[PDB]
RNA sequence: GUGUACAC
RNA sequence: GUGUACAC
Repeated sequence: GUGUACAC
Repeated sequence: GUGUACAC
C1' cells in the first nucleotide's frame, strides 16, 4: 500500500 | 484521526 479486526 | 493485530 490493499482488505479486515480491536483499543482510545 | 492516532495506535495496534492478522492476511496478502

Solved structure of RNA, 16 nucleotides shown. Entry title: RNA 8mer duplex modified with 4-Se-Uridine. Crystals were grown from: 10% MPD, 40 mM Na Cacodylate pH 6.0, 12 mM Spermine tetra-HCl, 12 mM NaCl/80 mM KCl, VAPOR DIFFUSION, HANGING DROP, temperature 298K. The structure was determined by X-ray diffraction at 2.6 angstrom resolution and released in 2013. On the sample the depositors note: Synthesized by solid phase synthesizer and purified by HPLC.